Description:
Solved structure of RNA with a sequence from Escherichia coli 'BL21-Gold(DE3)pLysS AG', together with DNA, 41 nucleotides shown. It comes from the structure "Cryo-EM structure of the monomeric SPARSA gRNA-ssDNA complex". The sample was in a buffer at pH 8. It was solved together with Piwi domain protein and Sir2 superfamily protein. It was solved by cryo-electron microscopy to 2.57 angstrom. Cui et al. published it in Nat Commun in 2024: "Tetramerization-dependent activation of the Sir2-associated short prokaryotic Argonaute immune system".
Context: bound to proteins that are not shown
DNA sequence: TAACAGCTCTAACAGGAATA
C1' cells in the first nucleotide's frame, strides 16, 4: 500500500525471585 | 548469567466492512 485494528501466531525487551558463577 | 514468573511490545500474517 485508500484504510481500520480484530483475531492467530510467535518472539523480544524490561524488571523481578532464586541458584549461582 | 540461567531458569522462572508477570507486564507489555512488536512482527507477521487472514481477514472483513460499523445493531445485523
Nucleotide at each position: 500500500a485508500u484504510u481500520c485494528c480484530u483475531g492467530u501466531u510467535a518472539g523480544a525487551g524490561c524488571u523481578g525471585u532464586u541458584a549461582a558463577c